An RNA structure (23S ribosomal RNA, nucleotides 1249 to 2004) from Pseudomonas aeruginosa, in which 736 nucleotides are resolved. Released in 2019, the model rests on electron microscopy data to a resolution of 3.28 A.
[PDB]
Context: one part of a larger RNA, bound to proteins that are not shown
RNA sequence: AUGAGUAACGACAAUGGGUGUGAAAAACACCCACGCCGAAAGACCAAGGGUUCCUGCGCAACGUUAAUCGACGCAGGGUUAGUCGGUUCCUAAGGCGAGGCUGAAAAGCGUAGUCGAUGGGAAACAGGUUAAUAUUCCUGUACUUCUGGUUACUGCGAUGGAGGGACGGAGAAGGCUAGGCCAGCUUGGCGUUGGUUGUCCAAGUUUAAGGUGGUAGGCUGAAAUCUUAGGUAAAUCCGGGGUUUCAAGGCCGAGAGCUGAUGACGAGUCG
RNA sequence: UAGAUGACGAAGUGGUUGAUGCCAUGCUUCCAAGAAAAGCUUCUAAGCUUCAGGUAACCAGGAACCGUACCCCAAACCGACACAGGUGGUCGGGUAGAGAAUACCAAGGCGCUUGAGAGAACUCGGGUGAAGGAACUAGGCAAAAUGGCACCGUAACUUCGGGAGAAGGUGCGCCGGCUA
RNA sequence: GUGAA
RNA sequence: AAGCUCUGGCUGGUCGAAGAUACCAGGCCGCUGCGACUGUUUAUUAAAAACACAGCACUCUGCAAACACGAAAGUGGACGUAUAGGGUGUGACGCCUGCCCGGUGCCGGAAGGUUAAUUGAUGGGGUUAGCGCAAGCGAAGCUCUUGAUCGAAGCCCCGGUAAACGGCGGCCGUAACUAUAACGGUCCUAAGGUAGCGAAAUUCCUUGUCGGGUAAGUUCCGACCUGCACGAAUGGCGUAACGAUGGCGGCGCUGUCUCCACCCGAGACUCAGUGAAAUU
Repeated sequence: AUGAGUAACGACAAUGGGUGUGAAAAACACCCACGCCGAAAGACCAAGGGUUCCUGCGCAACGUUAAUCGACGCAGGGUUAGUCGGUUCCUAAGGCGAGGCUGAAAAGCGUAGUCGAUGGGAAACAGGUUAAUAUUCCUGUACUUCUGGUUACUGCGAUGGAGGGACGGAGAAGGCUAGGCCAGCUUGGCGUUGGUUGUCCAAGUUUAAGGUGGUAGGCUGAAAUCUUAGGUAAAUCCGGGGUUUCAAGGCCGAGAGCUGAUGACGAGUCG
Repeated sequence: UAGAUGACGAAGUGGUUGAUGCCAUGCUUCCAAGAAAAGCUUCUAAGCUUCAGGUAACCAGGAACCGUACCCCAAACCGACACAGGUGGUCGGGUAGAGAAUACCAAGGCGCUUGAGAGAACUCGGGUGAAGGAACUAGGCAAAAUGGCACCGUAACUUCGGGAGAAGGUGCGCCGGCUA
Repeated sequence: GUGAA
Repeated sequence: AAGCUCUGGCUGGUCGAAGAUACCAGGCCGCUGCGACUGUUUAUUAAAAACACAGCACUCUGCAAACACGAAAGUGGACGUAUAGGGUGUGACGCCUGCCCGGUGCCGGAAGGUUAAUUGAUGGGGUUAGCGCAAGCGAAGCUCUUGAUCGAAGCCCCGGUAAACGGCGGCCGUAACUAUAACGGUCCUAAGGUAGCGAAAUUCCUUGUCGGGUAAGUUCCGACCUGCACGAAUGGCGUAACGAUGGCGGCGCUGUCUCCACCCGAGACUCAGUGAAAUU
C1' cells in the first nucleotide's frame, strides 16, 4: 500500500445561559441556575515516587477532537525543629562471627562478641501569618535533659547481685469525656403574591497543653528488733526464721472545680 | 481607591443525650497457661588516697546532624497508556433506622477531555400486560414471588441439645380521653 | 432517669 | 426538691383500593443416594461423592532413642523420656468385623547341607650344576600353574503371624402334582464366602418381573433374587443434625411458553474532528 476515511473516541454522577479574553470558545476564567458523592468522588499518616508544587513566557510536538488551558516546553522561585518522625540507647526472629572444631580446594557450623523493629527508653500546645512552608517562622504561656562555675556538705565505686520495667482470649459492672441537639442571650430582618412587630426569621454563642488538685476506683498488712546451710565473692540489699507493737499505712488513678485567659478569637463596623 | 487593608468589636450561658474514645497494662472467668533486654531504683567487690566522687541549693549557658515542598482508593505509586483493576492505618456531623446497612443533605469536592442530530431493523440494560399458568426445556435455567416487629400456634423423628423463625395466622397510619 | 442528703 | 430525655398501656375519632405505603428484605414442603459435621483444594474452563478431621487398631523406639538433613562437625526430634515420640491403613455415633499361613514379606530357631575374600598341603611344568660319544636323565635354588584343608552372615530347611501383601470352586441324582431342592453322591483346593445387603455411583442380556404415583413414567419410590461382575477396618449394614452436593414429586408463583404487542435509556444510522486491526 489493500482493508478504510470504515470500527472505535474507555462506565448510561446530566448540563443550560451570560460576560470576558483571543487570530480563532461545546471544553479556558468569572457569574447565575441545575445535577452527583458525603463510612467517599472528603480530610490525614506509612510506603512508594522524584520537582509533577507556585509564578511569568509560550502552543510545533502530547492530551484519543479544538485549545487562549494543562501533571506539556523555556526562565525564575519555593521545604526553617531541644519536644513531630530519624540518628543516638536496648533487644525478637534472623545474619555475620575472632579464637575453635570439620572439610580434596572452595568452604560449612558455631563460643565470646555486634549487628538487626514491625516492639521497649526524657520533654508543646494555642492563635496569627504565604502567591507557594509551619506542632518548624511570629506573639503567648510551658516542659525536659546536659555542661561550667558556686555553695553547704559528705563513703564513692562493676558490665556483678536483688527490685522493677513486663504484657493471653473472652465478658460485665460502672465512672467520665469528645461530640450532638434543645433552651436562653446578643447583632440583623419585616417579606411568596393569602398570612406574618411576632409566643416570628436568619446567623453567632469559642478557648488548648501545662499548673493546682489526689476524687470514681484499684492494689496492698504495717512497724520495731535480733538471727540466718540461700542470692556461683561480698553485702548494711533481697530471701528465710524468732519476738513484739499497731490496723494501716503506703503505692496507682481518669476526670470535675480553680487557674492559664485582665488575654486571644469573634457577626461586623468605620477609616 | 476602603475593590486590597488600618483601627474598633457585642453575646460569649444553662438542661439534657452521649460513644467503638480515656480510667483499664484494671476487674471477674476460662484453658490453648500468655515476648526479651536496657534506661530507672538499691546492694556491695577490687579500687578507695577518702581532693576525687556523691548530696541538695544556685546563678551561667547549651541541646549537634538527616527528613520537612506536591500526590497517597491515585492522571504523580504497582499493572507498556491521563488503563471500569490492586494498595496497610487514623477522622467520620444531621434527619429517620438496632445499625459504620439503606434514602436524602452539611463541611468539602466534583460534571468522569469527542460533540450535535434524527427517533429504522437488530443487539444490550429496564417498565407494564388480556385469557391461560411449566403446556418451554437435557433440567422451573432465568425472571416473578417471599421478606419487619409484637403475640398466638407448631409435625414425624432424635445422639434429648435439636428439628424450628417448621408449617400457618392476626395486629400496625394520623388526631385526641384517660394521662390534648 | 436525671435533682436538697 | 423543680424541667427536659422520658418511668405505660388500653379507649375514641378519622382519611385512603392500599398504613413495615418508598429504598431496605427468608420461597416453602415431601421422598431418597453419597460424605458424620465447621473446614481445605486444581492463581486463569473442574469446588466435588475428592483431601482433612476428632475417634480406632497395628507396629517399631530405653535415650548419645527409632527417624530425617547433612562428605563430615553438628542441628531437628526434645532442653521432651513409653499415659512419650515416628510410620502405615480406616475415618464421629450405634450394632459388628467370618474362614484360609499354600504364594510373597516380616519375626523365631539352629541340627544339617551348600557358600566370600584369607591360608596354600599336594601334583604337574620352566631353567641348569652334573652326567652322557651322543640321545637323554637330572641336585639345590629361583619361578609358572594346580589347589587339600581353614572361613561368617545369607539362602535351602523348621516353625509363628492375615486392622501384613493377598485368596474365599465344579458335577450330577433327588420329597403324594411334585416342578423345585432340605437330604445324597463325586471332583478339585492353602481354603472354597458367614452375617448383613441386593436390577445398586456395580446388572451384560434389560425399558427383568411385581406393586405405587400421572390421561400416558427407559428416570423415581417399595419389593423379588435367577449377585455375567456385592461382602465385612482398599471396612459391612443403620443413622438425628448439617450441605452454593446428585436424582424424583408437590403447593405458591410467573412473558419460561401458546405468541408476542407496546413504551424508556445506551449503541447501530446521518453531519463536523481524529483515525486502527487481522487478511492479500
The depositors describe the entry as "Pseudomonas aeruginosa 50s ribosome from a clinical isolate". Halfon et al. published it in Proc.Natl.Acad.Sci.USA in 2019: "Structure ofPseudomonas aeruginosaribosomes from an aminoglycoside-resistant clinical isolate". Rfam match: Bacterial large subunit ribosomal RNA. Rfam links the family to the GO terms ribosome and structural constituent of ribosome.